[PDB]
RNA sequence: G
RNA sequence: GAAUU
RNA sequence: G
RNA sequence: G
RNA sequence: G
RNA sequence: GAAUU
RNA sequence: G
RNA sequence: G
Repeated sequence: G
Repeated sequence: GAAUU
Repeated sequence: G
Repeated sequence: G
Repeated sequence: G
Repeated sequence: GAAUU
Repeated sequence: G
Repeated sequence: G
C1' cells in the first nucleotide's frame, strides 16, 4: 500500500 | 486485502 | 465497543 | 450509536 | 453506521 | 470506533 | 494475509 | 504486494  | 473479537 |  |  |  | 491476529 |  |   | 481478509479474519475475529 |  |  |  | 477500537482491539488483535 |  | 
Primary citation: Plevnik et al., Biochimie (2013), "NMR structure of 2'-O-(2-methoxyethyl) modified and C5-methylated RNA dodecamer duplex". This is an experimental structure of RNA, with 16 nucleotides shown. It comes from the structure "The solution structure of 3',5'-LINKED 2'-O-(2-METHOXYETHYL)-RNA DUPLEX". It was solved by solution-state NMR.